[PDB]
Molecule: tRNA (77-MER)
Organism: Saccharomyces cerevisiae S288C
RNA sequence: CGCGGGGUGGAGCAGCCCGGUAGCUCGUCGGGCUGUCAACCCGAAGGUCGUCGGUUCAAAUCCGGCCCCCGCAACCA
Numbered sequence: 001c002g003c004g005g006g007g008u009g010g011a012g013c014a015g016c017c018c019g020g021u022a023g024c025u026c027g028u029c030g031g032g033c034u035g036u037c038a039a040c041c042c043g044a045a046g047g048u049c050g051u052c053g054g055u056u057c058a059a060a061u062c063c064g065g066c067c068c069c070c071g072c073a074a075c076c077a
Stems, first nucleotide, its partner, number of pairs: 006069001007067001010026004028044005050066001052064003
C1' cells in the first nucleotide's frame, strides 16, 4: 500500500435498513410537599448537526474533493 460503523453539548450516547429536525448526569439558572435540610420531581446556554451538489413534500440519515483520530503488523517505490 484505491484505508473499517464513526466527528450529536463545558465532559460521554444510538436512535436512520424509503422522510415527524430532537433527550439521560454533573457544574448551573429557578419552583415546593416533610415543618426544614443534600438527595426528591419539573422549563433553559453549548445542536445554525464540519464552504459545498442531488430528490423544487423530508439531507443531522445516502453518495462525491478534505482536517491533529489510525491495529485492515492486511504478496509494500